[PDB]
Context: bound to proteins that are not shown
RNA sequence: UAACCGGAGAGGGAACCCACUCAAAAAA
DNA sequence: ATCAGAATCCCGGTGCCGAGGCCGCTCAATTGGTCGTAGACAGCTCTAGCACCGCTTAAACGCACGTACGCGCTGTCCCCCGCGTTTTAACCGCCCAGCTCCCTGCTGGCTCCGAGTGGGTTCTGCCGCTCTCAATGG
DNA sequence: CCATTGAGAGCGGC
DNA sequence: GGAGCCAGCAGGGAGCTGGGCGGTTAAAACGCGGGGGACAGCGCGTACGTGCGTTTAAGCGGTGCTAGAGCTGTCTACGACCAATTGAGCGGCCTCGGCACCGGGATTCTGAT
Repeated sequence: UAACCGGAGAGGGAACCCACUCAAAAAA
C1' cells in the first nucleotide's frame, strides 16, 4: 500500500369413439 | 103506463206489459249482362156453328073440379128454464225438477336412466363492402 | 408537391 | 328411447230458480120447482093434382154460308241464369202509453103491481 455481477410458475376451454374394473354362484 | 129494482153501461183513476221504435248486421234484392226460345203475329184451310124452312106431333097451356093438405086453434103435460147449494176443476202457495254446479277420467309434458379410468381424433363463422396507407402516375 | 386508387385490413352482415 | 307423475280438458249427475203438485176457490153438477113450449088432436078452408081439350113450338134432318178455330211458319223480344255490389228487412232491444182493470154513480130496462 487493493479485490466486478442477482431475473423466475409457468399454462387452455369445448365436443366425440375405443378401451379397462365389475361377467355371478351356498348353510348345516 | 107506473112503480121500484136489477143488471149494464160509462166514467175516472191507476198500472203494466206488448206496441212501435231504433240499433245495426246480413242476405235477399238489384244491377249489368249474355243466350235462346215461347209466343207474337201474319198466312192459310177447313171444321162446325149459325141460319133458315117445313113436315110432324109431342109437349105445353088453360081451365074445371074436388080432395086431401097447409095452417090455425086448442089443450095438455113435461121438459128447461132461472134461483140456489155442494162438488169439482182452475188459480194461488209449496215441493220437486231442469238449469245448473261438481267430480271423474284421459292425455300431453317432463324428468331420469351406475361408479370410476385410460387413450385417441376432430373441432375456435365466412363474405364482402367501406376506410386507410403510402406505392406510384403527371 | 400533387393525387386517383390497388391493396390492407376490419366490421357489418348471414 | 322408455317408463312414470301432475296439468288441462271434456264428458255426466243433482244444488237453487222454474215447473209440477197440494190447498183454496170458481165453474160445474146437482137440487128444486113452475111456466111455456112441444107436441098431438081436430077441424076449416083452399090450393094443387088430375084430366081433357086446345094450342103452341120443340125436335127432325136437310141445305146453304162463312167465321173463326186450329194448325202453320218466321223473327225477336223477354225471361232465365250468372256474378258482384248494395240497403231493405229481420231480431233484439228498451221505454212508454193504449188499454185491461176496476169500484163507484149513471141509465135503461124487466116484472110486479